[PDB]
Context: bound to proteins that are not shown
RNA sequence: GGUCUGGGCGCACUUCGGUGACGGUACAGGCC
Numbered sequence: 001g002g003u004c005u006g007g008g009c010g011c012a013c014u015u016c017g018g019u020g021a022c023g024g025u026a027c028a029g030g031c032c
Stems, first nucleotide, its partner, number of pairs: 001032006009023002011020003
Other pairs, nucleotide, nucleotide, family: 004025tHH006026tWH007026cWW008024tWW014017tWS015017cHH023024cWW
C1' cells in the first nucleotide's frame, strides 16, 4: 500500500471521552 484492524508509543489537542491524513503502515495480525 488493495484494505480493515489492534494498543499502545514518541508527540500535540481536549469534553479528558476521544480528536489528530504527525515520527509511521510503522508494528504485529485478518480476506493481500
Molecule: HIV-1 RRE-IIB 32 NUCLEOTIDE RNA
Organism: Human immunodeficiency virus 1